Primary citation: Sharma et al., Nat Commun (2025), "Cryo-EM structure of ribosome from pathogenic protozoa Entamoeba histolytica reveals unique features of its architecture".
An RNA structure (17S rRNA, nucleotides 1171 to 1945) from Entamoeba histolytica HM-1:IMSS, in which 614 nucleotides are resolved.
Among the 72 different proteins in the entry, which are not shown, are 60S ribosomal protein L7a, Small ribosomal subunit protein eS27 and Small ribosomal subunit protein uS5.
The entry is indexed under 75S Ribosome, P-tRNA, Entamoeba histolytica, Ribosome.
Rfam match: Eukaryotic small subunit ribosomal RNA. On this family, see Yusupov et al., Science 2001: "Crystal structure of the ribosome at 5.5 A resolution". Clan: SSU clan.
Taxonomically the source falls in Entamoeba histolytica (Eukaryota, Evosea, Endamoebidae, Entamoeba).
Entry title: Cryo- EM structure of 75S ribosome with P- tRNA from Entamoeba histolytica.

[PDB]
Context: one part of a larger RNA, bound to proteins that are not shown
RNA sequence: UGACGGAAGGGCACACCAGGAGUGGAGCCUGCGGCUUAAUUUGACUCAACACGGGAAAACUUACCAAGACCGAACAGUAGAAGGAAUGACAGAUUAAGAGUUCUUUCAUGAUUUAUUGGGUAGUGGUGCAUGGCCGUUCUUAGUUGGUGGAGUGAUUUGUCAGGUUAAUUCCGGUAACGAACGAGACUGAAACCUAUUAAUUAGUUUUCUGCCUAUAAGACAGAAA
RNA sequence: ACUUCUUAAAGGGACACAUUUCA
RNA sequence: AAAGAAAAAGGAAGCAUUCAGCAAUAACAGGUCUGUGAUGCCCUUAGACAUCUUGGGCCGCACGCGCGCUACAAUGGAGUUACUAGAGAGUA
RNA sequence: CCGAGAUUGAAAUAGUUAAGGAAAACUCAAAAGAACGUACAUGACAGGGAUAAAUGAUUGGAAUUAUUUGUUUUGAACGAGGAAUUCCUUGUAAUAUCGAGUCAUUAACUCGAGAUGAAUACGUCCCUGCCCUUUGUACACACCGCCCGUCGCUCCUACCGAUUGAAUAAAGAGGUGAAAUUCUAGGAUUCU
RNA sequence: AAAAAUGGAUUUAAAUCUCCUUAUUUAGAGGAAGGAGAAGUCGUAACAAGGUUUCCGUAGGUGAACCUGCGGAAGGAUCAU
Numbered sequence: 001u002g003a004c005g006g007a008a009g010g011g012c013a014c015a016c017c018a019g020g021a022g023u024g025g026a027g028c029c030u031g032c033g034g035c036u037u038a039a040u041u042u043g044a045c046u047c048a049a050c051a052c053g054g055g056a057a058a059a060c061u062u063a064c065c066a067a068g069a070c071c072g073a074a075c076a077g078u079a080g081a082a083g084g085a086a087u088g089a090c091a092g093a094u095u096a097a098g099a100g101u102u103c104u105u106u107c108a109u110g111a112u113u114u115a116u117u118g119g120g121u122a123g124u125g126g127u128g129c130a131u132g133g134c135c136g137u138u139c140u141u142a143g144u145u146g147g148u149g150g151a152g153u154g155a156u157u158u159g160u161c162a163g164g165u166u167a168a169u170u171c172c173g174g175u176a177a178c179g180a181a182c183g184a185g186a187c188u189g190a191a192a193c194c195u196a197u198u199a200a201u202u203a204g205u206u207u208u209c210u211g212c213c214u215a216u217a218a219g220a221c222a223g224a225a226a
Numbered sequence: 227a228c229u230u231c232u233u234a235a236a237g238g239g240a241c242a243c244a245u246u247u248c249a
Numbered sequence: 250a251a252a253g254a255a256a257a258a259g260g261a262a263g264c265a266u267u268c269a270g271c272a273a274u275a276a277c278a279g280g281u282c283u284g285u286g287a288u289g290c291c292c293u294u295a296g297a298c299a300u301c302u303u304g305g306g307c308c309g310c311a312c313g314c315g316c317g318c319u320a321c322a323a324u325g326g327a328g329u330u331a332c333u334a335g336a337g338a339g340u341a
Numbered sequence: 342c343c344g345a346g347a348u349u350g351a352a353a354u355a356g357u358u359a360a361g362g363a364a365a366a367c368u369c370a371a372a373a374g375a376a377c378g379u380a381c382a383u384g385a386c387a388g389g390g391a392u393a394a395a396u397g398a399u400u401g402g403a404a405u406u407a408u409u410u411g412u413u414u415u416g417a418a419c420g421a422g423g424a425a426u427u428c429c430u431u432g433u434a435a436u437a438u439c440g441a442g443u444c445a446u447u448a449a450c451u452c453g454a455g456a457u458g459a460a461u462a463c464g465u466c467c468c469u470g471c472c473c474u475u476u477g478u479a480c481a482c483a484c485c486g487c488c489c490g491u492c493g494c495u496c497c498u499a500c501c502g503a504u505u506g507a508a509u510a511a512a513g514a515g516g517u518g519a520a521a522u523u524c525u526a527g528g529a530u531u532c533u
Numbered sequence: 534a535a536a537a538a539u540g541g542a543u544u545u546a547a548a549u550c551u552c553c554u555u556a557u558u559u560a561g562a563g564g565a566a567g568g569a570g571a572a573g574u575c576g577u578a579a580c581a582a583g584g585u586u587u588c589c590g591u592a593g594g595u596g597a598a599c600c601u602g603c604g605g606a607a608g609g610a611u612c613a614u
Stems, first nucleotide, its partner, number of pairs: 001481002003478003007475007015465002019429005026319003030315004034310002042053002064305005075118005085112001086109004091104003122293002125291003131287001133281003136277003143182003147178002149158003163172002187270005193238002197235004203229009214218001246255003321422001325381001328377003338368002343362001349356001388419001393414006435457002438454005484583001486580001489576002492573001494570005500564002504560001506559006513552005520545002523542004530535002586607009
Other pairs, nucleotide, nucleotide, family: 002483tSS004581tWS007582tHS013466tWH014018cWW015468cWS017430tWH018461cSS019460cSS024423tHS024424tHS025320cWW026418cSS028449tWS029051tHS031050cSS031052tHS034311tHS036040tWW037039tHS038065cSS039305tSS040309tHS041055tWH044049cSS057061cWS058401tWS068097tWS068099tHS069300cWW070299tWW071295tHS071297tWH074119tHS078116cWW081111tWS082111tWS084110tWS084111tHS085110tHS090100cHH090105cWS094101cWH095097tHS100105tWW111113tHS121294cWW128132cWH130282tWH130288cWS133284tHS139274cHH142183tWS146160tWH147159tHS148159cHS152154tHS162173tHS164252tSS165170cWW166168tHS168184cSS194196cHS200201cWS200203tWS200229tWH201365cHH212220cWW213219cWH229231cHS232365cWS239261tWS242243cHS242263tWS244257cWW245256cWW249252tHS259263tWH260262tHS282288tWS297299tHS320388cSS321385cWS322325cSS322386tWH326380cWW331374cWW333372tWH334455cSS335454cSS339362tSS344361cWW344369tWS345360tHS347358cWW350355cWW353411cSS354397tSS361367cSS362364cSS364367tHS371438cSS372456tWS383384cSS389418tHS390417tHS391416tHS392415cWW399408cWH400404tWH400445cSS401403tHS431461tWH432458tSS433459tWW434458tHS437455cWW443448tWW448450tHS465467cHS477581cSS479579tWS479580cSS487579cWW488578tWS490597cSS491574cWW493571cWW502562tHS503561tHS512553cWW518547tHS519546tHS522543cWW527538tHS528530tHS528536tWS528537tHS529536tHS575596tWS576597tWS581584cWH611613tHS
């Protein structure tokens, strides 16, 4: 100095009071734990995890499991090679597969690169106990600070208070403090109003023409149009 | 034609000013 | 005496008029590296934890908890009839 | 190709044709509630609509572990809910609905919008907490703090302890007591 | 005259044995303690008024911190009617 106190005083909040609606009990929807499973992917666990990841996943999403292929091997050196480095392929078999993936078969295209060593790149992989950014929370209340000056050997303290008031260190006052900065307020959006103004279509009313219909007597509707 | 309603701009309109009481 | 407080009237509006937005200092090693070609270190790196294809699972049920929807009726269900909003959204 | 008017097919989902609209212009529309009857009359009954069944279609490359939905049948718990616990002060709660986000298909979810319109206070810190002041602290990871003692386990150090415990050393007393000295006796020897 | 073995009595007394004492080291069934470790079992005693204010002397009791009686202290939670 802070934190805490089943220590005192002053204030505040649906914190409780007076109540309302409830949830907890039934069925179902959905998230979480557990159990199970090849996998039932995972983050979060009091408020501040659990209709949250804007997550209402049939394939993709997908991070999990069972298989299958595949390079998403840049760059550089070497081998080899434009007299074929290599790649694609009908059909039979292999395969869930109309993946030529692979065994057989020769047919097409052509350095676009196969094998090699150094090295990159990529990953919903790990680490939020390495970070950025964003968010939540302490905390929705009223709180925080340095310039000079005063006190103290010093951490530090005053300013930031006696009292009253306010939603609020908001103000009146008080004063080893004076003068400020941020927060509060001021500010922005919506709502409550304009027979005052400017406007008139894609808003509305009124009038007029045609047309139809019923009334005791007004209008209604359609289609114009100002 | 029209502008009360509607739309939407500019202005106006409350600051508790003013009365009563309390502090 | 002051900052102010409580009626009442007037007013469209008198709790700062109401509801919201922004919202200081300091902090947590609170969540996310699974939003990012934001990102350090570590792991895997041709038989891949890269990427693609098919099938399944993320819905799997002896149970426990949370957020909710519908009910237990007559202030109701069923059959007919007239109804009355606001704010949304839309094409090669 | 997005929202889809209108006409038709028909029991419904949904199908075949199909205007206008990049929108105050067209689509886009309310239901809670209300009104009509010698309907239902308090009975798991016509409240409740889970669970199952046989069938009709939509979206999709694909619907089985029902995507969604229609038809008829099936008719389960549920009689207002224990201990506990949540939200709310006025066009608010509550009640029922509409739109949007996601969306090839799928809302009991969320974000909004209107519809009808209670009761109860104008309070107090009793509980759960926040702000300020005074106070106390052995707390500072800050009360989920810190810390005390017995008992049980292992190791270490020292204390008491029957054992007339044991060992070593040094003092004290006494017993025995070598030796050399002093005195005494002796005189082997050798010298006159 | 000198004088060697040798006998005896004193003086100084080594050495050894027996008692007793002191000091040091060391064994011991068992008993009562202290310290350290292992995030062991039971409680909540103290620090906030620590939830019965704490402490000192003394006495008693109890598994354990500790509880209670008498008398003090504030190092009190009162410098105050």